An RNA structure, in which 38 nucleotides are resolved. The entry is indexed under RNA silencing suppression, trinucleotide repeats, dimer, RNA BINDING PROTEIN-RNA complex. It was solved by X-ray crystallography to 1.7 angstroms.

[PDB]
Context: bound to proteins that are not shown
RNA sequence: CAGCAGCAGCCUGCUGCUG
RNA sequence: CAGCAGCAGCCUGCUGCUG
Numbered sequence: 001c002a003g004c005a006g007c008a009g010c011c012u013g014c015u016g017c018u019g
Numbered sequence: 020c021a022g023c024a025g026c027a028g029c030c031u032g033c034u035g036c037u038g
Stems, first nucleotide, its partner, number of pairs: 001038009011028009
């Protein structure tokens, strides 16, 4: 560098709802 | 503008594994 897994966040698009 | 929900991706950090 590459692939896999657990955890934790983040951003984008689509669809619907509320204020 | 704000909050909620379904779906689809993406990026960051931590931990472990493989080549």